[PDB]
Context: one part of a larger RNA
RNA sequence: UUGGAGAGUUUGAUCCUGGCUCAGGGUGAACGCUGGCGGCGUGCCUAAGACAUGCAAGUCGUGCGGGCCGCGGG
RNA sequence: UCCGUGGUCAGCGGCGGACGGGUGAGUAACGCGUGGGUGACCUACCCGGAAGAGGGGGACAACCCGGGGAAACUCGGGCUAAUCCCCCAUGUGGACCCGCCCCUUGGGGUGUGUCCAAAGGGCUUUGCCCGCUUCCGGAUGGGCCCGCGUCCCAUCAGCUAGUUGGUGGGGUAAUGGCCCACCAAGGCGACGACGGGUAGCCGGUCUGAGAGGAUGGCCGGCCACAGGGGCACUGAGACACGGGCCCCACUCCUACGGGAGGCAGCAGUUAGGAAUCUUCCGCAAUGGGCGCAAGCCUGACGGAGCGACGCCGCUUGGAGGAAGAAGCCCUUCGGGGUGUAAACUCCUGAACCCGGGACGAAACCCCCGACGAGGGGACUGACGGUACCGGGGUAAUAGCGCCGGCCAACUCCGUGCCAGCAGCCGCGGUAAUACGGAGGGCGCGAGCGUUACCCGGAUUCACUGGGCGUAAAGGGCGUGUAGGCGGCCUGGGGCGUCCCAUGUGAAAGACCACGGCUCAACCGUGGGGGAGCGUGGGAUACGCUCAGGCUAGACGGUGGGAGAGGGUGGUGGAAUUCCCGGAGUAGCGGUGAAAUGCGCAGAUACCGGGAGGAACGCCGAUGGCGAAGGCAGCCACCUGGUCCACCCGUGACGCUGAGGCGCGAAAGCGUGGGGAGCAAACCGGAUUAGAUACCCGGGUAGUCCACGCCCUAAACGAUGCGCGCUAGGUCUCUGGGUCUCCUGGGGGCCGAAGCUAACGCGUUAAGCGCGCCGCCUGGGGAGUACGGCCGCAAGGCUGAAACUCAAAGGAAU
Numbered sequence: 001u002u003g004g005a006g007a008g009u010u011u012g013a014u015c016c017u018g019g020c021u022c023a024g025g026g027u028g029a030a031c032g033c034u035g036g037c038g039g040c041g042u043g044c045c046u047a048a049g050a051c052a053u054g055c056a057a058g059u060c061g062u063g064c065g066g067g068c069c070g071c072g073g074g
Numbered sequence: 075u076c077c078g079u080g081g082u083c084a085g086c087g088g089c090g091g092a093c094g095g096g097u098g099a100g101u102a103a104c105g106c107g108u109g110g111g112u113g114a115c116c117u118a119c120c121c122g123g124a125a126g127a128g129g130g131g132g133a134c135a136a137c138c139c140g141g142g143g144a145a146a147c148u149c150g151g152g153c154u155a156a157u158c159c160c161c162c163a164u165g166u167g168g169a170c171c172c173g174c175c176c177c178u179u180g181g182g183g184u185g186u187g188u189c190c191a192a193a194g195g196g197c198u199u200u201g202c203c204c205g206c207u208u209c210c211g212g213a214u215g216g217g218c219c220c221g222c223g224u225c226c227c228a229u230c231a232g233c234u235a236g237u238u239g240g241u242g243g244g245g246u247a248a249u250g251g252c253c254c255a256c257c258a259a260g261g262c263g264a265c266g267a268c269g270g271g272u273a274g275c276c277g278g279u280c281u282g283a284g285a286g287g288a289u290g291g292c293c294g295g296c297c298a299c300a301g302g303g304g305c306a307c308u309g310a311g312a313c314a315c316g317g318g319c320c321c322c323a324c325u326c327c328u329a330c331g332g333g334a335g336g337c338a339g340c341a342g343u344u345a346g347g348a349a350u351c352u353u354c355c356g357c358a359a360u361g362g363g364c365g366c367a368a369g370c371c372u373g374a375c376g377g378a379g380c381g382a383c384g385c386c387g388c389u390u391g392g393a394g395g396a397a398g399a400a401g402c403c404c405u406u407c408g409g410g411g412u413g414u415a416a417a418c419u420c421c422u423g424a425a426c427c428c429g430g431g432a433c434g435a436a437a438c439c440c441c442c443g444a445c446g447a448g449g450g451g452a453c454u455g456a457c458g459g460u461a462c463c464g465g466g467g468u469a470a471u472a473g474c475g476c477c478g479g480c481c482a483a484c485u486c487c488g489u490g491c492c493a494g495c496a497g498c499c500g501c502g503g504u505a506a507u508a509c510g511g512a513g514g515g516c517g518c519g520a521g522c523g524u525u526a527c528c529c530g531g532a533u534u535c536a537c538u539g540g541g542c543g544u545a546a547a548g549g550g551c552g553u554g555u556a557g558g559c560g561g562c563c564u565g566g567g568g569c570g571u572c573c574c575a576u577g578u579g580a581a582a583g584a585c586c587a588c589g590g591c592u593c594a595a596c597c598g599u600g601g602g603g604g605a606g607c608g609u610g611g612g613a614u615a616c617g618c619u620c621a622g623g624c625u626a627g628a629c630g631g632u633g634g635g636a637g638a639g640g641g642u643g644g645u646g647g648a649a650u651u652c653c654c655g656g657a658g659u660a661g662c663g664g665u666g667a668a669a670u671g672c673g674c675a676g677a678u679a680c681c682g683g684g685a686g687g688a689a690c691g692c693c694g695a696u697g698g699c700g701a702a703g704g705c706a707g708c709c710a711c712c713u714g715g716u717c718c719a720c721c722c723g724u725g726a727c728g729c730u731g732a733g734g735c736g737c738g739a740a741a742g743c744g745u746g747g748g749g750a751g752c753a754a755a756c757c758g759g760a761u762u763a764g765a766u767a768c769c770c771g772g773g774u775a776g777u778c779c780a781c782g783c784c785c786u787a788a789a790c791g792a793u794g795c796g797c798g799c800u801a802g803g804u805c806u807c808u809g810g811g812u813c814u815c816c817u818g819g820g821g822g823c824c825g826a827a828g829c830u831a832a833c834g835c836g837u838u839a840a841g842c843g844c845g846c847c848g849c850c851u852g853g854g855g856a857g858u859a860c861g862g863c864c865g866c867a868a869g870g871c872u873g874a875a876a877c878u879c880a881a882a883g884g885a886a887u
Base pairs, nucleotide, nucleotide: 006022007021008020009019012887015884016883024529025528026527027526029525030524032522033521036388037387038386039385040384041383042381043380044346049344050343051342053341054340055339058089059088060087063086064085066083067082068081069080070079071078072077096299097298098297105224106223107222108221109220110219111218112217115216116215120212121211122210123209124208128162129161130160131159132158137152138151139150140149141148142147167190168189170187172185173184174183175182176181194204196202197201225271226270227269232262233261234260237259238258239257240256241255242254243253244252274296275295276294277293278289279288280287281286301322303320304319305318324335325334326333327332352378354377355376356375360374361372362371363370364369391421392420393419394418401412403410404409426466427465428464429463430462434457439451440450441449473518474517475516476515477514478499479498480497484513485512486511487510488509494501495500540850541849542848548847550737551736552735553734557730558729561624562623563622564621565620566619567618569617571613572612573611574610575609576608578606585601586600587599588598589597590596627727628724629723630722631720632719633718634717635716639713640712641711642710643709644708645707646690651685652684653683654682655681656680661672662671698705699704742783743782744781745780746779747778751777752776756772757771758770759769794846795845796844797843798842799841802824803823804822806820807819808818809817810816811815828835829834852879853878854877861872862871863870864869
C1' cells in the first nucleotide's frame, strides 16, 4: 500500500466433494402500487418498416446584362 | 425614351451546397485501436516570400418571336454583358523528353529543345482596398501503405482464374492484379487458411480487492450507409442524406401521351412493441456559409415544453404537550399495546397576493489616430418579468415492500393438502409467527416493489487462483512427427530482459485538490498514476544465439548373468470320447431327492489294440518375463528386452510428446481346415404359481489352426511418462563383491516426516519439487442423436442439445 465477510440445501448425524438458490452493485428500462416542488441530466433498445403539412442551405448589386415598382436628371 | 440611385424577381458569374445535423443496416476488414512509412500523393478559403496582369476575338441564358404540352416542363429562330469562353504575346519562373552533377526507390540542381499564365471591381479618388495569374514555403485537412492488437464453431480441414509472381501497358494526385495483354506456376493453410454464425470499432462505461469479466446508450474521435441496388458528371474535395442518371419496389397526380416523390434532419402521423417527448421560442449568445460592410439564411446551437426515467436538493411542521382520551389490538381479565402519537397551547410560515427586477453583451459598426496599434463612442436578450431581491402571509401530499430460516420485524382471528405461498430448504392434512385479514413491528420514503439483463458472490475455466486411487477426471500399451523443455565451464554479441532520457500516450471522464451556482447533483481551473509503442544510450546476471571445453546426464565397448519375452518348426506322456478284440451280466447315470438318458440288440466296471483332437499334472511360489494385451510339458533354430562387473571410448548426442504409425484378452466376422472334451442357441427331465433360469441328460456355431478383418473391457495399481530429493525394519527373486555383510536391479509387507476429507499412501510415493502429454468442470437425457471418419457385418472413434432434476456422489459413525 486506503483493499478481499459469506449464508441456506444430499445425511439420523459427521468430514469431504460438489451443483443449485439468495444477500450486493449497475440500467437508455419497462410494469404494479403510489406520487408534492426544483435543479441538472436523460427519453424508438422494436420495423435500416412506412410516412400527410410545415421548416432543416444559402448568399454576393463592390463580377454582368436585364425585367417590374419606385426616388432624381434630355 | 437617355443617365444616378434604391428596392424586387429570375437569369449569367463566384463561393457554399463534401461542413454542420441523422442512424448502426452492412462490415471479422488496415474497419478500428495503436505506433510507424510516403525518394509513391493531394489539399479550396487562410498566412508569408519572390515576379506579372499587354493586346485582341467569341458564345450562351436573361430578353424578344414561333411551336408543342393537361401538367412537370420543352423545342426552334434572332440580339447582348461580364471576374464566362478562347487566340497571340511577356516567362521571375513552372511541366514534360535527353544529357551531366549531387543524391539516391520518382529528392535537389543546372544545359538545349518544346509547352503554359492572367480581370476586373469599388471610391474618404488618382492612390489605396478586395479580387485575378505563376511559382516556392508554411499551416490545416484527407489518400495510400506497414508492424503489432481485435467474438464464437474445427460436428467447417484443406482453399485459391486475376488465383501467386513477372513483363509491358491502362488508370489515378499517388503505390498496387486496381484494371488489360503476354509470360512464369505459383500463393494460403492446425501459429486454424476456407466456410458458417455474430457484431459498427474506440476514448470510455458497469463490476470487481485485484486480475479478470461484461460492455460501447447520451458525449468525443474514426468508419459506414441515406427506400433497395448500380452508375458516373461537376468539383480543391462527392460517387454526393434534402444534386443528376438508370432498374426494382412503393405512394401521389394524370387530359393516359406522360410526370412528381424518398424524414437513418427538426417536430409530427402510423405500424410494430413491454416500451421511448412539443407539428414550441430565438438567432440575443457560441459556431458555421456568403458579403468590403450594413446584413441575410442557419430545426447546428441557445432555450423552453412533456415523462419520477435517472442522480441531487427540498417540502408535507417546530417546542411544549396526562400514569396517558377514545376507538380498535391483545388479556394468565389483574392488566399490557398503539402513544407524546393524537386532541390541546403558543412560535415559525410551503404555497399564494404585492412591489422591484438581472449576469449572460461586447464586439461587428460610429469618431479621432491612417478603417493599424490605439484610446473613445453608441445598438443588441429568445429564455423572460423568469431567476433572484424586498414586504406580506395561510400548519399545509404519504406511500410501498416485508416480518418462518437466509434476514431487521410477532401476535390474535380465519382456513384445514381446500384456498393459496414460493427465490432456494420448503409451508398448508383442526392450535399456521411460512396461506388470508387485524393489531402491532421493521426497513425505506416521492417513492417502494416486481420482471429482464450484466458483473459479484463463483478460487464453480482456478494467470493471480483449482484439480484427476475410490467423489467428475490418466489415454489400453507403445514408437515417434511438430512443438514445449534442458546439465557443468568460458567467451562474443545483446533478441528476450532491465534502467535513464526522450517522443507519444487528444479532449472529455476517473483520482487528488481549489473554485463556481445559497448546498448539492452539475460545472469551471489546476495536478499527478501509466500500461503500451517510436527513437537514443547504457547494463549482461538468467533465458536466446554464436564459438570453445569437460565429464556426473544419455549412449556405446569388453566380458558374463537370469527369465512362461516373441516367432517357426518338431516332439513326449497322462487322462476323456469313439472303434475293434477279450472277458463278464443286470443294471449303470445322475441329484437334495429324482426323472429324462444309456443298457439282455449284452451297458457300466476290467484287460488288450487302434484313431483322433486339445490342454500340459508334479516342479509351481502372494515366484519370473514383457510396454500393455498377455506368456507355462520337451527340443532345436531365428529373435527382442534386460540386469552386472571393469570405468575404456562418445562428449549433452536430453525429456516428453498434438498428429501419424504399430500393438491390442475374450466374444464376433470372412475364406478354408480341423472338431476328442467343453459348450451360447436349441430339445428333453425335474423344480416352480409360472421357470424362456439356477440343478440334470442330450447338443450346433464357437472353442483349435492358417491367412485377412474387427479395436472394445472392472485393457485396473480404477494411479501417464522422465529425472532429482526426503527414517528404517523385514521376507523374496537376480547379478557383483575377500562375503558377517557390503553393494546394484526387481517383486512384496510394516512402517519417520509429510500429504490425505477420511479410508490409506509411504525410496515400487499418493510426500516435497521441475519439464512435457492426456483428462475433469452438477445428476438424468447419453456415450444417445445429427454430421464426419473407419468397419463385410456387428459396430466402433468423434460427440451435442431440448427438456428435466435438488441433488447425483465419495471416505467415515
Molecule: 16S ribosomal RNA, nucleotides 4 to 920
Organism: Thermus thermophilus HB8